Entry title: Drosophila melanogaster Ovary 80S ribosome. Solved structure of RNA (28S ribosomal RNA, nucleotides 1 to 784; 5.8S ribosomal RNA, nucleotides 1 to 123; 2S ribosomal RNA, nucleotides 1 to 30) from Drosophila melanogaster, 921 nucleotides shown. Lineage of the source: Eukaryota > Altocrustacea > Neoptera > Diptera > Sophophora. It holds a match to the Rfam family "Eukaryotic large subunit ribosomal RNA". Rfam 15.1 lists 107,465 matches to the family in 2,616 species. On this family, see Yusupov et al., Science 2001: "Crystal structure of the ribosome at 5.5 A resolution". The reconstruction used 185,913 particles. Among the 76 different proteins in the entry, which are not shown, are 60S ribosomal protein L31, 40S ribosomal protein S5b and 40S ribosomal protein S3. The work is reported in "Ribosome heterogeneity in Drosophila melanogaster gonads through paralog-switching" (Hopes et al., Nucleic Acids Res., 2022). Method: electron microscopy, resolution 3 angstrom. The entry became public in 2021.

Context: one part of a larger RNA, bound to proteins that are not shown
RNA sequence: UUAUAUACAACCUCAACUCAUAUGGGACUACCCCCUGAAUUUAAGCAUAUUAAUUAGGGGAGGAAAAGAAACUAACAAGGAUUUUCUUAGUAGCGGCGAGCGAAAAGAAAACAGUUCAGCACUAAGUCACUUUGUCUAUAUGGCAAAUGUGAGAUGCAGUGUAUGGAGCGUCAAUAUUCUAGUAUGAGAAAUUAACGAUUUAAGUCCUUCUUAAAUGAGGCCAUUUACCCAUAGAGGGUGCCAGGCCCGUAUAACGUUAAUGAUUACUAGAUGAUGUUUCCAAAGAGUCGUGUUGCUUGAUAGUGCAGCACUAAGUGGGUGGUAAACUCCAUCUAAAACUAAAUAUAACCAUGAGACCGAUAGUAAACAAGUACCGUGAGGGAAAGUUGAAAAGAACUCUGAAUAGAGAGUUAAACAGUACGUGAAACUGCUUAGAGGUUAAGCCCGAUGAACCUGAAUAUCCGUUAUGGAAAAUUCAUCAUUAAAAUUGUAAUAUUUAAAUAAUAUUAUGAGAAUAGUGUGCAUUUUUUCCAUAUAAGGACAUUGUAAUCUAUUAGCAUAUACCAAAUUUAUCAUAAAAUAUAACUUAUAGUUUA
RNA sequence: UGCAUUUUAACACAGAAUAAAUGUUAUUAAUUUGAUAAAGUGCUGAUAGAUUUAUAUGAUUACAGUGCGUUAAUUUUUCGGAAUUAUAUAAUGGCAUAAUUAUCAUUGAUUUUUGUGUUUAUUAUAUGCACUUGUAUGAUUAACAAUGCGAAAGAUUCAGGAUACCUUCGGG
RNA sequence: AACUCUAAGCGGUGGAUCACUCGGCUCAUGGGUCGAUGAAGAACGCAGCAAACUGUGCGUCAUCGUGUGAACUGCAGGACACAUGAACAUCGACAUUUUGAACGCAUAUCGCAGUCCAUGCUG
RNA sequence: UGCUUGGACUACAUAUGGUUGAGGGUUGUA
Numbered sequence: 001u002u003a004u005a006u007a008c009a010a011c012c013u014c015a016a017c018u019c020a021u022a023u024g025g026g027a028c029u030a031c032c033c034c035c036u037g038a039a040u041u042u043a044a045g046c047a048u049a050u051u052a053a054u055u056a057g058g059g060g061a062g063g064a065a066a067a068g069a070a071a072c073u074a075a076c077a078a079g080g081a082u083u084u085u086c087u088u089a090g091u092a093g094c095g096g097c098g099a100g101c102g103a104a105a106a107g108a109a110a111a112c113a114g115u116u117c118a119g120c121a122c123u124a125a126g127u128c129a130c131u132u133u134g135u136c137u138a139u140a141u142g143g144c145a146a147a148u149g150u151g152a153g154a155u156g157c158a159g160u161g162u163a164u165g166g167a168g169c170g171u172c173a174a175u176a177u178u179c180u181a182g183u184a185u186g187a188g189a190a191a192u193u194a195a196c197g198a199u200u201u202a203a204g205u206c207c208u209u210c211u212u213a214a215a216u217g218a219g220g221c222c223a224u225u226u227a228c229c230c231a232u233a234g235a236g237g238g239u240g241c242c243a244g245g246c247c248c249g250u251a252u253a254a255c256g257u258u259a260a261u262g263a264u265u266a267c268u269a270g271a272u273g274a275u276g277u278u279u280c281c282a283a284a285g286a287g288u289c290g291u292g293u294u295g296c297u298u299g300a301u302a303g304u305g306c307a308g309c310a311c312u313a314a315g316u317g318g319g320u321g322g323u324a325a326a327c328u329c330c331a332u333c334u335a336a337a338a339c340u341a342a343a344u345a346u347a348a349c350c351a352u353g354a355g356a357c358c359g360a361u362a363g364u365a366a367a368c369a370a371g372u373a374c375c376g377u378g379a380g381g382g383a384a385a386g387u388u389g390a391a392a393a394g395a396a397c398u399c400u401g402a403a404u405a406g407a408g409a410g411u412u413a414a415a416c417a418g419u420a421c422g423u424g425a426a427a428c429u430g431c432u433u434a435g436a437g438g439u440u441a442a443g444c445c446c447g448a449u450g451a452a453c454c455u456g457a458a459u460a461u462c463c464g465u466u467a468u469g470g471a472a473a474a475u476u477c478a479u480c481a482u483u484a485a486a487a488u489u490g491u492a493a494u495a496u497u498u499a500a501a502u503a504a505u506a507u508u509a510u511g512a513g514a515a516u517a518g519u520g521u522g523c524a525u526u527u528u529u530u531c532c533a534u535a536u537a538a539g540g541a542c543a544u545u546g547u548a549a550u551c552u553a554u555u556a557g558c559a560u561a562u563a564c565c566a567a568a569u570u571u572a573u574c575a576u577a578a579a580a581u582a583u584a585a586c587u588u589a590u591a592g593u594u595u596a
Numbered sequence: 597u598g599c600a601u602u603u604u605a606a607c608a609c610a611g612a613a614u615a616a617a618u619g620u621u622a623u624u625a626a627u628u629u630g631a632u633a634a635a636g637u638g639c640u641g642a643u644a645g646a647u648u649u650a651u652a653u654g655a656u657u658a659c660a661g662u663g664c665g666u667u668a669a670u671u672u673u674u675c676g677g678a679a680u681u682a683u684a685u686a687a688u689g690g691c692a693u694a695a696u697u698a699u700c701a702u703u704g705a706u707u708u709u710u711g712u713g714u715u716u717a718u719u720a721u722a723u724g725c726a727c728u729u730g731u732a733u734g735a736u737u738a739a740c741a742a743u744g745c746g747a748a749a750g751a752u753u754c755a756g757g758a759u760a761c762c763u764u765c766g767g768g
Numbered sequence: 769a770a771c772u773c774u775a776a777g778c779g780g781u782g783g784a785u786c787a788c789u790c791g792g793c794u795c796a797u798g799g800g801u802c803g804a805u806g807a808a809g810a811a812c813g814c815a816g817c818a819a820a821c822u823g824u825g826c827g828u829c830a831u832c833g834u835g836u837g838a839a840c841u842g843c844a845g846g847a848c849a850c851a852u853g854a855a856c857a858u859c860g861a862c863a864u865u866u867u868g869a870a871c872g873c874a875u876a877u878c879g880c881a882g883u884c885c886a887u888g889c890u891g
Numbered sequence: 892u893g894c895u896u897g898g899a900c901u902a903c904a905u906a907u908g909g910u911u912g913a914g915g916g917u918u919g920u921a
Stems, first nucleotide, its partner, number of pairs: 008919002011916001012914006019908006026802001031062001032060004042049001046096001072079002083110004093101002114339003117285001126157001127152004131147006166281001178271007192260006200253001204221001205243001206220003228245002230234001236248003290311007317334005349799007357792002374381002386788002394421001397408004422786001428780010444768005450762001453757005469532005480520003484516001491509003495505003542744006549737001550646004556640003560635001562633002572624001582614002595598001658731001667682003671678002684721007694710002698706002809867003812825001814823001816843002833858004872880002881901006888894001
Other pairs, nucleotide, nucleotide, family: 001007tWH001921cHS002004cWS007920cWW010917cWW025804tHH025902cWW026807tSS029031cHS030063cWW030346cSS031345cSS036056tWS038054tWH039052tHH041050cWW043098cSS048098tWW049099tWS053297tWS062064cSS063345tWS063346tSS064344tWH067082cSS068081cSS068341tHS069113cWS069114tHS069340tWH070080tHS071289cWS071318tWS074076cWS074331cWS075321tWS081341cWH082342tWW087106tWS088105tWS089104tHH090091cHS090102tHS091103tWH092102tHS095098tHS095099tHS111342cSS112341cWS113340tWS113341tWS118162tWH118284cWS119161tHS119283cSS122159tWS125153tWS125156tHS147148cHS148149cHS163285tWH167280cWW168279cWW169278cWW170277cWW171275cWW171277cWW172274tWW185264cWW186187cHS186261tWH191261cWW199254cWW201202cWH202230cSS202233tWS203244tWS209217cWW210215tWH211214tHS211241tHS214240tSS215217tHS233250cWS235249tHS239243tWH262263cHS285336tHS286314tHH287288cHS288313tWH289312tHS297304cWW298300tHS299322cWH300301cWS314317cSS348800cWW358362cSS359367tWS359789tHS360367tWS360386tHS360789tWH362367tWH363791tSS363792tSS366370tSS369820tSS370384tHH371372cHS371382tWS372383tWH373382tHS376378tHS376379tHS388392tWH389391tHS389393tHS389414tWS390413tHH392415tWW393411cSS393417tWW394418tSS395409tWS395418tWS396409tHS401403tHS410418tWW411415tWH412414tHS423785cWW424783tSS424784tHS425783tHS426782tHS447758cHH449763cWW451761cWW458745tHS460539cWS461537cWS464466tWS468534cWW474523tHS475477tHS475478cWS476518tHS478527cWS483517cWS485515cWW488512cWW489511cWW490510cWW494506cWH522523cWS548738cWW554642cWW555641cWW559637cWW561634cWW565631cWW566628tWS566630cWW568624tHS573623cWW573624cWW574621cWW576577cWS579580tHS581615tHS583612cWW584611cWH586608tHS587606cWH588606tWW589602cWW589603cWW591592cHS591601cWW594598tWH594599cWW595597tWH606607cWS616617tHS647648cWS651654tWS653654cWS661728cWW662727cWW663725tWH670679cWW673674cWS673675tHS691714cWW692713cWS693711cWW696708cWW697707cWW700705tHS723724cHS799801tHS803869tWS804871cWH806868tWS806869tHS806870tWS806871tWW807870tHH808868tWS813824cWW813828tSS822829cWW827862tWS831861tWS832859cHS837853tSS837854tHS838853tHS839846cWW839854tSS846849tWS874877tHS890891cWS890892cWW
């Protein structure tokens, strides 16, 4: 062709394969990007707010990542991508305008690097991937060519070109056999520089003490200006104690290895400027800005960003100019596509260096067979535990015992170093020793006490650091005289500061007085230094006592006199005195009584 | 049971005399008894204490006392002895006025600044030189005497010590 | 030589104190590197005598090549395998078990396959 | 032929080609 009856083709949308080739998941956690998103807390309550656009959850990368070459500021005399620090600034703002919160431009730094698309009158698909065949020279997801073999590609591949726009004409002025970028190659008999190499080093184990367990400690080591030596090395560590010189290293280097350099030559590319200037052509990103609403978010307030939904542009258009709107301006950018080093970050990883850090109940939870033993069904929880000695020399052997063991030996500097192996505290007590014990339950305070133990304590006279007498020795001193120096003090002067004096500092001189070493009427010529018995009143001083006197504060005791006042009671004293009681003459009365 | 004798601590603050009988009336001396006050009045006996490095960076300061000191009288125990009186100046009291000032009550009395003599008393100054075991030692504590030697290495004497205890006892 | 109190001495119990430190911690510097080419992790095996840790994967406390140049050690055994190289580092070669992102399907299983190539036994 | 033994392979999602294809999805010479 398609009465879905012969094919045939080609596309388009989609399949299938243990087709050829490839690509992707998972890990880590410190930093990085994308998301999701709390509550404790604070607000002295609490809901907005705060905590926090954070813990936790999810995803994705790199040595950095993200960001990034203006739809940015400003209002200037203007600046000019990003990111980080300083400042802005605890500011403007925001907020139960409460608690609280909180940026940015400019300015100063660090670092600096710029670009590519889509869309036009590019004006011959001028491109790409495979596969095969020649053929280069990594063990090449390479290099070139051939067949242009098969495909991608006109639903748009390359070159030119990009908002910071451009492309052609035209001028005008410079203008080839030259350059830039590659790989190949060696300039260069290492030629430089870097990083890395356990390949390489200077000078004591020199002579005595102590250890005589050990020297690295203590002493010593011609002068050279008293380094023994070395030293561009004296950091650190090891070695029987604290070591520049014994050892590793260390300092400066050598050597060795790698890499980077690129003089030429060779090949493959690509290209051969500005422009006072000037006519034509001319493409600038749409369910996207935007607006309404709704939600979160922000310092963002009549919206800072983000999102969903509704609505949906323009081309002198569109965004912004920290207050919404309308007009007329002005400035300012060029959104809805894309890449990009550096300064910056880093509880992780690879390799290092450090420290006013910790020192084994500390520092990691972990110094050790520690994320271990162990617990939990599981998610998970998670310890404790370093030290013999310099060297095992790690205790032969004997005795006793069934025996680890005890005892004796033995090693060792030492086993109070023998595996609670450095030291070996307190709590708590076995034994010893010394007193005491019914006395707040003990313990305690103060003052004494017995016993024990311990601590401290005369350095020469009264009414004197004495007269005498002896002894020694410097040999500048001895008293002096003389000499040689070294400074001081005080004058003078010069150069310096602080230029006039002033001051202070050096460098000179001067004087008097001292001191240092040298010699000598003399060594002591009677002196000078340096020692010892000999008087006065005593061992005197010292401490402990007793005594006696003084002074302060204080206690007790006696009496040598003066003044004051009524009391004329005291006392004696006169006067007529009249009473608030004793003495000498005596009736009765109880009377143991007398006799009658 | 009278008396006799007691008891008078039955005796009649009854009878006679005498007794301050109370002070009444009187004056007084142990000064007018006691009390208060004052005078280094004085003395006695005690107790406790005694800073003090007098220049590890300022007079031992001043006071006062004791020792040789022209005299002359008057006394004194009679011993080196002792006392007194005699010197000027300045006061101060007591007394006698004269002023003055000013007040309790004013017959007077008290009082301030005076004055001068009368006067009789008392203090102060006139102690220089040398020496000495006499105060503040300028918070003084200083003396005589006894005990006891800090032995070459090591005793002893005196005093002290809650060293960690023990003993003992009283307070807390 | 009751017991008790107190003191010291000796012995014990205990493991402070001090002095050590191949360990922590903090700061800084240089560097940039996992995995479907099977990672990280797990499991089980591996030594002459070994349980752990450390190392490793039937080639199993090692390993080619290099470097250095005489050990390793608790005990044997060998080192004639410097002198043609021990033990160590280093590591560029070979290798790396069952797993695991885990990849034939599963897996409280060493369970069940397929396709294919070989060998080892009929013909 | 036959049982054993050893080895290679057999996951998924994707990209580009290859190869087989589906579809009255648009069409075309007849």